[PDB]
Context: one part of a larger RNA, bound to proteins that are not shown
Molecule: LSU-23, nucleotides 1 to 284; LSU-28, nucleotides 1 to 218; LSU-12, nucleotides 1 to 178; LSU-18, nucleotides 1 to 94; LSU-22, nucleotides 1 to 91; LSU-10, nucleotides 1 to 59; LSU-9, nucleotides 1 to 38; LSU-24, nucleotides 1 to 10
Organism: Toxoplasma gondii
């Protein structure tokens, strides 16, 4: 480990032996960049080795990933490419994607900018004491759907989805139920007590080591006052700022 | 478990210095 | 002329 | 006058109390405002007084 | 003024 | 932090008392205090890590505070404050946030105080030999 | 008939020393030892295992043994065990499990990436080193009697550190017109 | 003795000091899974688990470890123990 | 004179070294009974035509770890259905 | 017995504290060593020798 | 032992006779 | 010493 | 005393 659903990761896998088996890593695939072969890149004895006894349908590097639809604007900045240097190019290259005002404002004013965040999600692993409305309940800070109200997110440093999956995080229904109101009976023991066999440990400044109330290096077995017949054994842990990592 | 030292270790780069590499060059091999 | 204005540098 | 460490390491040292009493809590009291009329049946609030420490600082 |  | 278990103490204090306090007290249901030789009592749940609260049922009896916000060498570990990992946000970055999340070894055989149990006695172990 | 210096014995360590009262760090460097644990599909020089079932039907397919692996609960946690014991743990034709001997070594390796792991303390292993590591903190520092006797102040530096100053020994305190 | 000297590194209740001995905790914790009988006139206790054939023309289907882990008197001794033709053709001797 | 040829062929005594030929992790390790039990395979098994193995004695206290059985209620428990429960029951 | 009386020790500390650190107890080991080299400088530094002189390295 | 377990102190014969006083 | 009503007993003490 | 990448030290 059933029926009906949501989130995150597609999935089967990897995984911290001895606190983390996860949403972390990998993954099938789509891209980009370099490399004409004594290739590039790596090892850094360098006329050497892997690459590769391979040759651009190959090899290496860096993202994003399997299926469907999509993947908006910016080359001003940085890097790179290009050229004698420019011009110019390149964002699935690193990155970025407005403010104050008039008419709820289609529609104007003005400043700034390279562009002013588009589509689609959307109270979300983002925002947050419990946002509105609806289902489940006697009662819903939960969950699902919904609004786009609030804060906002956001498109291969990927957006939104279909099915299936997970020793993952959650919602709900069912079942017999000691989980519970609330506990009991019988039996066994790597359970306990006595005995035989036989024997540690952490700890220990010294101890003939009481209760109340106070004081005090500010919460005292020992200091003031008051009170008080005590030892071992079994149990329990209130204290001894109890002991040790 | 928390703070601190005129202590240490690892990480980052428009902190500084040094070194290696790649450029930029130089130097022979070298005569034509 | 020089940097010490963190102005006994 | 460069930064980070929640992967940290070594040495040394430790802030829920004890105390205080601003807000504040209790008691009454003074002034005011409510209560048909009425300052004290009862309710709200302000100042001062004594006592005290639940919460905030 | 602690563990 | 919260909860569980076990609780101890104060306050005429939430119900119950003072026939006949006062009342703006007809009665009934009530209100405000003051007072004890202090006497008996006050049930359960949904969401939620919660306390305090909100909502629902029963009842018709808000109780409040302290005890190291009592109690983890008695229990749990949900929140929360390490190593992993993710979202939003900040920086050029490593990283970070009194922002949000998921995962993550809760030790101790009790010496003393305390308490609850518990305990033949003069003797029923041994020894105890004077007077001079 | 107006110089007082020079050298040693003791004592001490006062800005003396390749030791400086003693013990004591994490760590740094040099040379070596470890791939018999562990990471790199065990790079064939070598090498094996996987009983069965469902009209599932060439499968990184399903239920389940062996085998690999162990969610949660309970105890243990001065253990039966330095990591286990019980059970419906997850995988179980595969990116599967297993095996001899080898390779990569620390200013490093391997890494399906957790600072995981390299002989159980890995954000840089361990051993050895007359490299005989140091420390503004902090632990100890062992006979007695006596004399004298502080401070917690000032300057400056980032310093309760280091330097200088201030801080004592100065003086007094005994008497008859018995 | 006294005297003088000594470089003795010369005085220890204390460094979670070092090397050891010996107490307290304490006679406390610790004791692994299933066991009986062996007889005053016969015998066969019970339980857990099941490769226990050892020539049948066949070395009896492996590797590795025990640096000799099942020999031997109720021994944690001494002694002894791995033979590839398996030696006993020992149906012998008596 | 109808076999595919009507083809001479046993074991030369045998260097050196290893071995306990079975149950059994029997290894690394050490709270090490070597050997039983805890899993597949290995003998057409009424468990293999009697095999392998079996650790001092007592004793009704509670508490604990478990096993079994729980009336009626059925998650009211708890952070959370954690742990439990079902997967046996006329024949 | 009874009366009176008394808060082990050590170190740091403003603070005479077992809610601070060490220590069961005991034996032995266990920490200011040395100027053929320095010196008496208003926080302390002695003593002999020779004397306008004094010392005498290597060999 | 009430005790950091120590310290300072700590019992005063006879007549208990008697043909005593 | 002084008394005893003989006890080796006794002497101090009226509002 | 030049530029870029990577390491080392402060």
């Nucleotide at each position: 480990a059933g029926g009906a659903g949501a989130g995150c990761g597609u999935c089967u896998g990897u995984u911290g032996u001895a606190c983390a088996u996860c949403a972390a890593c990998a993954c099938u695939a789509g891209a980009u960049a370099c490399u004409g072969c004594u290739a590039a890149u790596a090892c850094c004895a360098c006329u050497g080795u892997g690459g590769a006894g391979g040759u651009a349908u190959a090899g290496u590097a860096u993202a994003u990933a399997a299926u469907c639809c999509c993947u908006g604007c910016c080359c001003g900045g940085u890097g790179c490419a290009g050229u004698a240097a420019c011009a110019u190019g390149u964002a699935a290259a690193c990155g970025g994607c407005g403010g104050c005002u008039g008419u709820u404002g289609a529609c104007g004013g003005u400043c700034c900018a390279a562009a002013g965040g588009u589509a689609g999600g959307a109270a979300a692993a983002u925002c947050c004491u419990u946002g509105u409305c609806g289902g489940g309940u006697a009662a819903u800070u939960a969950u699902c759907g919904u609004c786009g109200u609030g804060c906002g997110u956001g498109a291969a440093a990927g957006u939104u989805g279909g099915u299936c999956c997970g020793a993952c995080u959650c919602u709900u229904c069912a079942c017999a139920u000691g989980u519970c109101g609330u506990u009991u009976a019988u039996c066994u023991a790597a359970a306990a007590c006595u005995u035989u066999u036989u024997g540690a440990a952490a700890u220990a400044g010294a101890a003939u080591u009481a209760u109340c109330u106070u004081u005090g290096a500010a919460u005292a077995u020992g200091a003031g006052g008051a009170u008080c017949g005590a030892g071992a054994u079994g149990g329990c842990c209130c204290g001894a700022c109890g002991g040790u990592u | 478990c928390c703070c601190u030292g005129a202590g240490c270790a690892c990480c980052u780069u428009u902190a500084c210095a040094u070194c290696c590499c790649u450029u930029a060059a130089a130097u022979c091999a070298u005569a034509a | 002329a020089u940097a010490u204005a963190a102005c006994g540098g | 006058a460069a930064g980070g460490u929640a992967c940290g390491c070594c040495g040394g040292g430790g802030a829920a109390g004890g105390u205080c009493a601003g807000a504040u809590a209790a008691u009454a009291u003074u002034g005011g405002g409510a209560g048909u009329u009425c300052u004290a049946a009862u309710c709200c609030u302000c100042g001062g007084a004594u006592u005290g420490u639940a919460u905030c600082a | 003024c602690u563990c | 932090c919260g909860g569980c278990u076990c609780a101890u103490u104060a306050c005429u204090c939430c119900c119950u008392u003072g026939u006949u306090a006062u009342u703006g007290a007809a009665c009934a249901a009530g209100a405000u205090u003051c007072a004890g030789u202090u006497a008996g009592g006050a049930a359960c749940g949904a969401u939620a890590g919660u306390u305090c609260a909100c909502c629902g049922u029963c009842a018709g009896a808000u109780g409040u505070a302290a005890u190291a916000c009592g109690u983890g060498a008695g229990c749990u570990g949900g929140g929360u404050u390490a190593a992993g990992a993710a979202c939003g946000u900040c920086u050029g970055g490593a990283g970070a946030c009194a922002g949000u999340u998921u995962g993550u070894u809760c030790c101790c055989u009790a010496u003393c105080u305390a308490c609850c149990a518990u305990u033949u006695a003069a003797a029923a172990a041994a020894a105890a030999a004077a007077a001079a | 008939g107006u110089u007082g210096g020079u050298a040693u014995g003791a004592u001490c360590u006062c800005a003396a020393a390749g030791u400086a009262c003693c013990a004591g760090a994490a760590g740094c460097c040099a040379u070596g030892u470890g791939a018999u644990c562990u990471a790199u599909a065990u790079a064939g020089u070598a090498u094996a295992a996987c009983g069965g079932g469902a009209c599932a039907u060439u499968a990184g397919a399903c239920c389940g043994a062996a085998c690999c692996u162990g969610c949660g609960a309970u105890a243990g946690a001065u253990a039966a065990a330095u990591a286990u014991a019980u059970c419906u743990u997850g995988g179980a034709u595969g990116a599967u499990u297993g095996u001899a001997u080898a390779u990569u070594a620390g200013c490093g390796g391997c890494u399906a990436a957790a600072u995981g792991u390299c002989a159980a303390u890995c954000a840089a292993a361990c051993a050895u080193g007359c490299g005989a590591a140091u420390u503004u903190u902090a632990g100890g520092u062992u006979u007695u009697c006596c004399a004298u006797g502080a401070a917690a102040u000032c300057u400056a530096u980032u310093u309760g550190g280091a330097a200088g100053a201030a801080g004592a020994g100065g003086c007094u305190u005994g008497a008859u017109a018995g | 003795c006294c005297u003088u000297u000594u470089a003795a590194u010369u005085g220890a209740u204390u460094a979670u000091g070092c090397u050891g001995a010996c107490u307290u905790u304490a006679g406390u914790c610790c004791c692994g899974a299933u066991a009986a009988a062996c007889u005053a006139c016969a015998g066969u206790u019970c339980u857990g688990c099941u490769u226990a054939a050892a020539c049948u023309g066949a070395g009896g289907a492996g590797u590795c470890a025990a640096g000799u882990a099942g020999g031997u008197a109720c021994a944690a001794a001494c002694c002894g123990u791995a033979c590839a033709a398996g030696g006993a053709u020992u149906a012998a001797u008596u | 004179u109808c076999c595919u040829a009507u083809u001479u062929c046993c074991u030369a005594g045998u260097a050196c070294c290893a071995u306990u030929a079975g149950u059994g992790a029997a290894c690394u390790c050490a709270u090490u009974u070597g050997g039983u039990c805890u899993g597949a395979u290995c003998c057409u098994a009424a468990g293999u035509a009697c095999g392998c193995a079996g650790u001092g004695a007592g004793c009704u206290a509670a508490a604990u770890a478990g096993a079994u059985a729980c009336a009626a209620g059925g998650a009211a428990c708890u952070u959370g259905a954690c742990a439990a429960g079902c997967a046996u029951u006329a024949c | 017995u009874u009366g009176a009386u008394a808060u082990a020790a050590u170190u740091a500390u403003c603070g005479u504290a077992c809610a601070a650190g060490c220590a069961c107890u005991c034996a032995g080991c266990u920490a200011g060593u040395u100027a053929u080299u320095g010196a008496g400088a208003g926080a302390c530094a002695c003593u002999c020798a020779c004397g306008a002189g004094c010392c005498c390295a290597a060999a | 032992a009430c005790a950091c377990a120590g310290u300072c102190g700590g019992u005063a014969c006879g007549a208990a006779g008697u043909c005593g006083a | 010493c002084a008394a005893g009503g003989u006890a080796g007993u006794u002497g101090a003490u009226g509002g | 005393a030049a530029a870029g990448g990577g390491a080392u030290g402060u």